[PDB]
Context: one part of a larger RNA, bound to proteins that are not shown
Molecule: 23S rRNA, nucleotides 1298 to 2030
Organism: Enterococcus faecalis
RNA sequence: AUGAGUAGCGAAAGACAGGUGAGAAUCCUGUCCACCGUAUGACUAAGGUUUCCUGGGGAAGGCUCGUCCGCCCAGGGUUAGUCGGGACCUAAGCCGAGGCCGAUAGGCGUAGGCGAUGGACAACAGGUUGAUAUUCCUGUACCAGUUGUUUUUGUUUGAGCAAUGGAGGGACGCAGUAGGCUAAGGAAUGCAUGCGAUUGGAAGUGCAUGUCCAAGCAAUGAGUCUUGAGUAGAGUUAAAUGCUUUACUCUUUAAGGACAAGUUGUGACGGGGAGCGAAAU
RNA sequence: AGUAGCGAAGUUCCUGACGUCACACUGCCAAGAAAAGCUUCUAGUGAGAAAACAACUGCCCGUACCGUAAACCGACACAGGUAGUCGAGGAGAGUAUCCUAAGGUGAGCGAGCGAACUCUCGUUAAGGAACUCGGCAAAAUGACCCCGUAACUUCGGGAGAAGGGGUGCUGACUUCGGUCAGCCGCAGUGAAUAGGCCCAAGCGACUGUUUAUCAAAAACACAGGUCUCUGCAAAAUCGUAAGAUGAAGUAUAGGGGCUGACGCCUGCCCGGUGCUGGAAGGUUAAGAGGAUGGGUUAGCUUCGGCGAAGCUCAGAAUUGAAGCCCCAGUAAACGGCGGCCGUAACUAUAACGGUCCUAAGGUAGCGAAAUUCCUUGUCGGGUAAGUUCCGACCCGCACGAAAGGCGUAACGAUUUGGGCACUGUCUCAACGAGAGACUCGGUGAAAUU
Numbered sequence: 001a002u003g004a005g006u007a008g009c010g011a012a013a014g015a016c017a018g019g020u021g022a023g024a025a026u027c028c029u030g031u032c033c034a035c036c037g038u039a040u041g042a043c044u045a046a047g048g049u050u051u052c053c054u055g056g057g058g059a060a061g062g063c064u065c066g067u068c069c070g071c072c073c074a075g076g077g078u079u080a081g082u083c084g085g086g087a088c089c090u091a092a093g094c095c096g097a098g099g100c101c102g103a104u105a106g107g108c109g110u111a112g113g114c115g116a117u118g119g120a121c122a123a124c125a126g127g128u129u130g131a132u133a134u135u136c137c138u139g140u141a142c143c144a145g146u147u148g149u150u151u152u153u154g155u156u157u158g159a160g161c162a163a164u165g166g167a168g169g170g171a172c173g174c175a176g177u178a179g180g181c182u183a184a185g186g187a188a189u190g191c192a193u194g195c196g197a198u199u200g201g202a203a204g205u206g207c208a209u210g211u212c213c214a215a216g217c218a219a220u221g222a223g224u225c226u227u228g229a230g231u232a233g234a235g236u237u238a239a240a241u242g243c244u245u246u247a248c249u250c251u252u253u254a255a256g257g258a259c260a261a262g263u264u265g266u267g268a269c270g271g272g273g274a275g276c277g278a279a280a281u
Numbered sequence: 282a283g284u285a286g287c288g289a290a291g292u293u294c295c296u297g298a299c300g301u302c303a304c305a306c307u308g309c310c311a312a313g314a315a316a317a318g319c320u321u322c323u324a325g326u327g328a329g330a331a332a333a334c335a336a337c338u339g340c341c342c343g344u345a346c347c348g349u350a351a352a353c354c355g356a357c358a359c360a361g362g363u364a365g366u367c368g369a370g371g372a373g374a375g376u377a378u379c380c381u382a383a384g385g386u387g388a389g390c391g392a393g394c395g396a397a398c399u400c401u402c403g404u405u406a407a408g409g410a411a412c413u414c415g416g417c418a419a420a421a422u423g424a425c426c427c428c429g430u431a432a433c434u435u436c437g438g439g440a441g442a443a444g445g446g447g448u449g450c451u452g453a454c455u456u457c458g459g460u461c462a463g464c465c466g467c468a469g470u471g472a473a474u475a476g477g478c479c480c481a482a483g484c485g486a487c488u489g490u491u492u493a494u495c496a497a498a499a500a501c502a503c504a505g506g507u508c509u510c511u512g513c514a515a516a517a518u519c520g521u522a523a524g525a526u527g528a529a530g531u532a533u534a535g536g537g538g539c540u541g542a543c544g545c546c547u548g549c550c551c552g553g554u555g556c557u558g559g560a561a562g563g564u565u566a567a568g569a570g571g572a573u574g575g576g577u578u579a580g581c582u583u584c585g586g587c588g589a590a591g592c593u594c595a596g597a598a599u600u601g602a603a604g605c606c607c608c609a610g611u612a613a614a615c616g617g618c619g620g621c622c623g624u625a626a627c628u629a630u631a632a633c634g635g636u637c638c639u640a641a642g643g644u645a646g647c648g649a650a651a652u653u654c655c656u657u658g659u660c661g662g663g664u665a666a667g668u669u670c671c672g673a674c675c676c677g678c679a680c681g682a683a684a685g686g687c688g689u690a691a692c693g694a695u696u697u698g699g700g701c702a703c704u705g706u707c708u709c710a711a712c713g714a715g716a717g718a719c720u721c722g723g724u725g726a727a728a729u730u
Base pairs, nucleotide, nucleotide: 001730008724009723014032015031016030017029018028019027033387034386035385036384041367042366043365047347048346051345052076053075054074055073056072057071061069062068081142082141083343084342085341086340088119089118093114094113095112099108100107101106124139125138126137127136143339144338145337146336147335148334149333150332151331152330153329160326161325165322166321167320168319173309174308175307176306179302180301181300184296185295186294187293188292190211191210192209193208194207195206212271213270216266217265218264219263220262223259224258225257226256228250229249230248231247232246233245234244235243236242275287276286310313353362354361369381370380371379372378390722391721392720393719398717399716400715401714402713403712404711405710407708408707411706416703424448425447426446427445428444433438435542449464450463451462452461453460465469477701478700479699480698481697482696483695484693485692489501490500505540506539507538508537509536510535511534517526518525519524543688544687545686546685548618549617550616553615554614555611556610557609558608559607562606563605564604568600569599573595574594575593576592577591580587581586619637620636621635622634623633646680647677658674659673660672661671662670
C1' cells in the first nucleotide's frame, strides 16, 4: 500500500449568556441544572521525582478541538532543639575479630555489631505566601546544656556524683460485656445578626445564618490498682541502706501507696467568628 | 476587591462513643518480644554542689506536589490493583439503603436520526416448564413484629422448617405495648436495600483447602483410628564437613505409612514378597598364607638335557564379615481370599454326599451400585406417557471390611429425581427506553492480500 475514510475515539448531564481570541461544543466567568458524599470529600505511608507556583506558548503529546493542560519555554518554590529519621534501643534476619569446617572458591559461627514493621523521646493555637509552615511570624511553652549574678551548704568524721556491676522497672495474648469521661450528633417560640418575602396566605409558635478556642501552668478529678508492717535468718561472683527470699508475730469492709480519663481557672484585653465591608480600583 | 478593615451571640436540653480511662475488670487456653531510656543500691569518683534570676547555645537528613491517583503498579491522562486515619444528617441495628451536608465533580469527540440487527433495561393477552442436556436465564421470596412450626437427631439441632397474621394516617385513651375509634388509597417495610420453599437419593462428617489464567469437586486437609520407628550426639531431615532443624523437646515426646467426625464393626490366608528375629550348616570379597609350577642361569652335562641361589611370572590348600540360602514370627505390612460330579414322595432347586486343587478359598454388611457388560435386567412406586429417579429382587460380567464395610443428625455456590410458588424458558411473539449500528463534522487503526 490493501482493508478505509472503515473499526474504534475507554462505563456518566448538561444548558445558555458574557468574555478571551486569527480561530472556541471543548479555555475563562456567571447562572441554573445534574453526579459522588464509609465518597468521587479530608488526611497521610509507599511509590513517583518537579509533575507544585507564576508568566508565556500551541510544533509534537492530548484518542475530537483547543486560546487550554500533569505537555513545551522562562523564571521561581520545600526554612523545625520539639514533626519523621540519624547522633537512643533492641526483634526476625543479616554481617562477623579470632574461631570451627572444607579440592580451590568458600561454608558455618563466638565476641562484637547492623537491622523496625515494635520500645524510648521536649510546644502549642492562630496568623501569614502565588508556591512552605507543629519548620516562617505573633503569643505563650517545654527539653538538654553554657556563662554570669545573688541565695543557701560542703570542703576529704567528706555534701555531692556514680558504675560497664547487684537490682527494680520497662513488659506486652484473646474474648466479653458494665461503668466514667470527652469527641461528635440532634433539638429548642435559649441567644445573636439580617430579613417580611406578592403566586392565594403569614409580624408571629415567621424565614435564613452563626451559636468557642490550644500546648503549658495551677488547682482539682469520675475512677483504677495495690495489704501494710515488724522480728529473726539466709542470699544477692566483691558492697549495699538496694533487691530476692525463708520462718515467725500484728494488721487487712481498711490504712498507706501507686496511677488516672477529664474538669475549672490561667494562658485570653489574645485568636477565631454570622455578617458588614474601603480608598487612590 | 469582596481585599483591607471592622465584628454580635457562644445558652439549655436530648443522644452519646471499643475515642479515651484501659487490656481497668471478668472469663478463657492456644498462655501471649527484646533491649535501651528510666528508678534504686552500694563499689568507686569527689571539691565543690544546688536553687532563683539574667543572658545565651542546640548539628545532619526529609519536609514541594500527586497520593481509592491522568503524577503509584498495570506499554496508554487504561472501567483493574494500591496499607493506615477521619468519614456528617433524615429514616435506620448499621459505615446497609435512598436522598442530602462539608467538600468535590459533570469525567478530552460531537451534532442528528429514532431502520434491521446486537447489547443493557422496562411492560405483556390467555396458558404456566409445554422450553431445555438441565427451570440455564428470568420471575417470585426478601425488612420488622406476632401466631405457629414435622420427620429425624449425635438431643446441640433440624428452624428464619413449614404455614399464617399485622404494618399508613388522625383523634381518644394508656399498664407505654398496646387498645378503642375514626379516615384515605388499587396498594401503608406505599420508594431503595435486606431468604424462595418443600420431599427424596448419591458422595464427603463438619468450618476449611486446591489446578493465579477452561476443573472448587465426590479431590486435599481435618479431629479421631491404627501401625511402625525413635532411650536422646533420638529417629528423621539440610550439609563434603563444620553447623543446624528435630528441641532449649525426652516415649502422654518426636518422625514416617495408611485410614479419615461419630455409631456398629472390621472375618479367613504368613505359601510368596518385605520387615523382624534366629544363626547351627552351605555359599561368599579384600586381606592373610603361600605348597607347587613356569622364565632366567653359577654349575653340571652321554647333540639331549639336568639345574643351586637370587630375581621374577603365576599360583592351590588353609583362614576370611555381612549378605544370600535356610528357620520362625509378622497382614490397620506388600499382597491373596477355588473347581467339578451326584442327591429330597411333582417339578425346580438342592440343607446333604463324593472328589480334586490351594497359603487360604470372601465372613458380617451391602449389592444392576460414582462398581452391572448383557441392560431401558425384572417387579413395585411416582407420570397421561419415566433409557433418569425412588423402593425391591440378586446370574455381584468385574462389592466387601482402615487403598476400611455398613450406617448416619448437622453441614454443601456438591451430584441427582420429584413437588409448590413463579414466571417471555416456551406456545409465539408484540411494544417501549437507552448504547452501538445509520447520516453529517473531527480523528483514524487492524488481521488479510